An RNA structure from Schizosaccharomyces pombe, in which 576 nucleotides are resolved. It was solved by electron microscopy to 2.8 angstroms. The entry is indexed under 60S Ribosome, nucleophosmin, ribosome biogenesis, fkbp, ribosome. The entry has 43 different proteins, among them 60S ribosomal protein L17-A, 60S ribosomal protein L20-A and 60S ribosomal protein L27-A. Entry title: Ytm1 associated nascent 60S ribosome State 3. Rfam match: Eukaryotic large subunit ribosomal RNA. On this family, see Yusupov et al., Science 2001: "Crystal structure of the ribosome at 5.5 A resolution". The work is reported in "Chromatin localization of nucleophosmin organizes ribosome biogenesis" (Ugolini et al., Mol.Cell, 2022).

[PDB]
Context: one part of a larger RNA, bound to proteins that are not shown
RNA sequence: UUGACCUCAAAUCAGGUAGGACUACGCGCUGAACUUAAGCAUAUCAAUAAGCGCAGGAAAAGAAAAUAACCAUGAUUCCCUCAGUAACGGCGAGUGAAGCGGGAAAAGCUCAAAUUUGAAAUCUGGCAACAUUUCUUUUGUUGUCCGAGUUGUAAUUUCAAGAAGCUGCUUUGAGUGUAGACGAUCGGUCUAAGUUCCUUGGAACAGGACGUCAGAGAGGGUGAGAACCCCGUCUUUGGUCGAUUGGAUAUGCCAUAUAAAGCGCUUUCGAAGAGUCGAGUUGUUUGGGAAUGCAGCUCUAAAUGGGUGGUAAAUUUCAUCUAAAGCUAAAUAUUGGCGAGAGACCGAUAGCGAACAAGUAGAGUGAUCGAAAGAUGAAAAGAACUUUGAAAAGAGAGUUAAAUAGUACGUGAAAUUGCUGAAAG
RNA sequence: AAAACUUUCAGCAACGGAUCUCUUGGCUCUCGCAUCGAUGAAGAACGCAGCGAAAUGCGAUACGUAAUGUGAAUUGCAGAA
RNA sequence: GAAUCAUCGAAUCUUUGAACGCACAUUGCGCCUUUGGGUUCUACCAAAGGCAUGCCUGUUUGAGUGUCAU
Numbered sequence: 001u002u003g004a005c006c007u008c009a010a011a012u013c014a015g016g017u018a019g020g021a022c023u024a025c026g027c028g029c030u031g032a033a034c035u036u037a038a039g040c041a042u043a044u045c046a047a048u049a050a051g052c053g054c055a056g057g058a059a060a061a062g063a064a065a066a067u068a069a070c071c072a073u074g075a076u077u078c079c080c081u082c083a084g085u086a087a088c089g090g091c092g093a094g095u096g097a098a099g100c101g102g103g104a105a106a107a108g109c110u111c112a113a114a115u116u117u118g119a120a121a122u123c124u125g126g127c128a129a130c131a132u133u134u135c136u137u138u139u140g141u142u143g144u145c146c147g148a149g150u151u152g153u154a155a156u157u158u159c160a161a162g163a164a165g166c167u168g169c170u171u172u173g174a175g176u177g178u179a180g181a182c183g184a185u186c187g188g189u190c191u192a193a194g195u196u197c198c199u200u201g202g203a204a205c206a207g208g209a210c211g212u213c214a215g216a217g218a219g220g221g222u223g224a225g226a227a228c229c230c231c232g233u234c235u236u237u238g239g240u241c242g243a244u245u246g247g248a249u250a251u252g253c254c255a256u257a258u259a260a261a262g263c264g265c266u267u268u269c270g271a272a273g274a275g276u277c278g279a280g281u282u283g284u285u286u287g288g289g290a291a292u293g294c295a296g297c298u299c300u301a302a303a304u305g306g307g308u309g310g311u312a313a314a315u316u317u318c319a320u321c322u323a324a325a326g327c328u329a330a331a332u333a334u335u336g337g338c339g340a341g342a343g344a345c346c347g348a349u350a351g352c353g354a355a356c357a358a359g360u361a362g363a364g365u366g367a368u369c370g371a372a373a374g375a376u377g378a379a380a381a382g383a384a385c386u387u388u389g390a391a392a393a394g395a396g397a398g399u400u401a402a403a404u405a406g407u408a409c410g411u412g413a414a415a416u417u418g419c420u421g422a423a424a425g
Numbered sequence: 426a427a428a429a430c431u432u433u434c435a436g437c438a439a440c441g442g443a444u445c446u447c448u449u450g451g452c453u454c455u456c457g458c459a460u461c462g463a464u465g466a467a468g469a470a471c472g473c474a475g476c477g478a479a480a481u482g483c484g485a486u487a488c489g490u491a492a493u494g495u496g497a498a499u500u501g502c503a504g505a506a
Numbered sequence: 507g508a509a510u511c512a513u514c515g516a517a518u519c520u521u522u523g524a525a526c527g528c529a530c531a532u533u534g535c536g537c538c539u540u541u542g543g544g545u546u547c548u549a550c551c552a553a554a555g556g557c558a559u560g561c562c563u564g565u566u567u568g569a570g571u572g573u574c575a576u
Base pairs, nucleotide, nucleotide: 002575003574004573005572006570007569008568009567010566011565013564014563015562016561017560018559020461025056026054027053028052029051036043040090066073067072077104078103079102080101087095088094108327109326110325111273121153122148123147125145126144127143128142129141130140131139162269163268164266165265166264168263169262170261171260172259173254175253176252177251178250179249182246183245184244187241188240189239190238194210195226196209197208198207199206211228212227213217219231220230221229278299279298280297281296282295283294284293305322306321307320308319309318337458338457339456340455341454342453343452345451346450362369363368374447375446382409385396386395387394388393410445416439417438418437419436420435421434422433423432424431425430468522469521470520471484472483473482475502476501490516492513493512494511495509527535528534536557537556538555539554540553541552542551543550
C1' cells in the first nucleotide's frame, strides 16, 4: 500500500419468526385481608383471592445423586390404602405428609467429556432439474455454486455401560409401485302394518266393533290419549356406491454389505457436566421438628470422590444412588370451546341476568350497574253490512265449537271498585 | 223516623294478574372431540334486501357468488319463473 | 334446476382492531415504484403495489490509533 481476520453497524437486502385473543383444566411468579383462636401480635384463613407471565389437547412429571434395612424393591403420573397417622403448632385454635402394599397404565432413551486425522466423512441457503401431494395450496430428492463449520459439524460411546482389542456364529432396506383381499371411516341413499264401520265432537287422534304389523308398543307431528296418517323407531357393528385411511398379501422395480449389528473373552482400559456441590447466614416456605425446599449474600470442594440414610458434632464402618446437561407415549385433569345423549332438576316472582328484539332498554363522566316482558283460535275465519256519533266508539248483525276467546285476546283468584237485592246502625 | 251515607252478605259487572295446564328455555350429569391470530384473530364501526328499525346473515361479489347435494319453491305483498 | 333449502374443499371479505408509513374528539399528514386519464399533458388527477418494531439464517454495503500479514 493492498490484503486477510476479528469485532461492531446499515439496508423497504433474500427468506422467516414473535405479539393479540382464549384461559375450564397446566406450569410459574407475586400476594393479602375479612375469618378462627370466643380478645389478640406467632399461628389460622392460605403457600388462597386479586395482580402478572407462559402453554397444551392435555399440561406438568419421568427412566433414580429413588427407596429401604427386607428373602430386598426399582422411571413418572393417577386411584385406594397408609392416615387424620409420624410430625408441626401462644404444643392453644389448628394443621399434617411419606416408604410399603393393592390397582389403572406401562416404554424407553439422547447428549457433554474420545484423534475421522489415510482425508468435515456434517449442514443452511442460491440456482437448475426432476418428483411428490388432503393440496397447482403440500413435502422432498439429485446435481451444481456460495457459504456455515476445525474456537468442532457427522460416524462411534452414555455407566444398565462402553471403548479398544481377541475368533465366530448369528442377524440386516428410513425403499417404491401395482394388484386384489381383509379392516376402519365422515355420507348420498334404502325401510312393517287401518286412516275399515258405528257413536260423540267444530276437528276422532276418544269410546265401541273388526283387523294388521312388531328385530319397529322410543319419541315427536298431525284440528282431543295415533304402533298401523306422517317423520321416525327396529333390522343397523348393514345392504348400498363414493371418496377416504390401516396393517398384512401377490409380485414389479430400485437398492455397492466393499457395510453394519448383536452376542462371547479380555490380566486391560474406562474421559462421566463448578460460583455447581457443600458450609454459614438472612428471608420465605414444609408435617420435616439442631433448616424440608427455594432464594439472597459470604465462603467455596473433591476424586472411590460426591450425594442420601428424617437429633446437632467429631470419628469409623455399612448400605444405596451417581447431581450440577436433555427428550419421551399411556393411565390423570378439564365451571371454557365444539359435538352429542340424558335427568326422581326448574316450570315464567321458578330455572342462567336473559324461554321474548338479553347483556337488550335504561342509568352513570367513567370503572361499571342492568331490568321488565311467554299463552286469541284448529284455522284470522281479526267482525262485511245497516244504524247512531265530529270521531273514538256503541247498538244490531256477522265469524266461530265458543266472542263467558275481540288482539285491552286461555283460564281470570284476592285486595279494591260500581250496580242490584236484602239487612243493620 | 223513610232516603242518603256507612258496614256486612250474595249476584252481576269492573280493577288486577294469582292459580291451573303448558314450554324450541334454564340447570345439573355423562359421553366424545381438540380447531384462533401478522396468510390479520377475538372485538369494534359503518354499510348491504323491491318494500327493514331491531334480531339473524353478509361485506361495494354486501340477508350473499362459486362448487356439491336435494329436487320445485319463496310467501306479508309485489314479483318473476 | 326453484329454494329466506342443505352442504361446503373455490372466492369476496368495507373502515378498524395485536394493527404495521405517521397520526387521530382531525375520512388528518406523508414518502416509494409502476401504470393510466384527458378540451387540458414540465400541470393536475386517478388506479394498483408498497413503507412498523424486536429477533434468526443468509446476502450486500461498510466502520474501527481492534489483530496482523504485506